[PDB]
RNA sequence: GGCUCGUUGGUCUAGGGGUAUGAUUCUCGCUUAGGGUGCGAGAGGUCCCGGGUUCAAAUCCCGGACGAGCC
Numbered sequence: 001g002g003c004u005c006g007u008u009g010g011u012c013u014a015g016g017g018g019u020a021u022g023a024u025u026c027u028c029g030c031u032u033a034g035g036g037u038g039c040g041a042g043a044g045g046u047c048c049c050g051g052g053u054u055c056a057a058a059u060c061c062c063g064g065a066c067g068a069g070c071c
Stems, first nucleotide, its partner, number of pairs: 001071005010024003025043006048064005
Other pairs, nucleotide, nucleotide, family: 010044cHS013021cWW013045tWS014020cWW015047tWW017054tWW024044cWW031037cWW053057tWH
């Protein structure tokens, strides 16, 4: 100096151990003069990556330099 690098189906949330919880979102019905607001249903997650540990642990514990590789 050159070349390659398509995982958008949640996000945020405390993490003194269970795939989840809480706050919000999208679609539809009912509500309303109205895409609004509330309520119900449907669309929703093995919550940094790898390794170790007693049933189960982001920060349970541990490593993680300028993105990486090829010419």
tRNApro with a sequence from Murine leukemia virus: 71 nucleotides with solved positions. It was solved together with Nucleocapsid protein p10. An Rfam search finds the family "tRNA" in it. The structure was determined by solution-state NMR and released in 2014. Primary citation: Miller et al., Nature (2014), "A structure-based mechanism for tRNA and retroviral RNA remodelling during primer annealing". The depositors describe the entry as "Solution NMR structure of tRNApro:MLV Nucleocapsid Protein (1:1) Complex". Sample source: in vitro transcription.